This is an experimental structure of RNA (yybP-ykoY riboswitch) with a sequence from Lactococcus lactis subsp. lactis, with 100 nucleotides shown. It comes from the structure "Lactococcus lactis yybP-ykoY Mn riboswitch A41U binding site mutant in presence of Mn2+". Method: X-ray diffraction, resolution 2.24 A. The entry became public in 2015. The 2015 paper behind the entry is "Mn(2+)-Sensing Mechanisms of yybP-ykoY Orphan Riboswitches". The source organism's lineage runs through Bacteria, Bacillota, Bacilli, Streptococcaceae and Lactococcus lactis.

RNA sequence: AAAGGGGAGUAGCGUCGGGAAACCGAAACAAAGUCGUCUAUUCGUGAGGAAACUCACCGGCUUUGUUGACAUACGAAAGUAUGUUUAGCAAGACCUUUCC
Numbered sequence: 001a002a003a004g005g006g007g008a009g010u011a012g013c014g015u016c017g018g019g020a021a022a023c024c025g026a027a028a029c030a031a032a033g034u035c036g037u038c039u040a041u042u043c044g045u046g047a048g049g050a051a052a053c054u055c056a057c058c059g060g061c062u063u064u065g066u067u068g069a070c071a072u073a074c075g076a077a078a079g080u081a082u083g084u085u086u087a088g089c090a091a092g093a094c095c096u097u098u099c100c
Base pairs, nucleotide, nucleotide: 001098002097003096004095005094012089013088015026016025017024018023027067028066029065030064031063032062033061034060035059036058044057045056046055047054048053068085069084070083071082072081073080074079
């Protein structure tokens, strides 16, 4: 220097919304996929048939559908329609293996 792990894109940076700032909010159900964050754990918990591979459960994410919320429009209201609902970057220490 490079690859892999560390890293559920983990922490962190940052985005959107409210706010002068401090600071607070960015949710919910399911399915199909994928992955294992936290941990005195580089390892989610079991079970089957193994440290493979499935399945179940717990949790993260992606897509699809839906809910709620919001922006704009319409509506006397309830609400309806469209759209939006953390985009993007991305580690260290540490470990293994390569390198003339």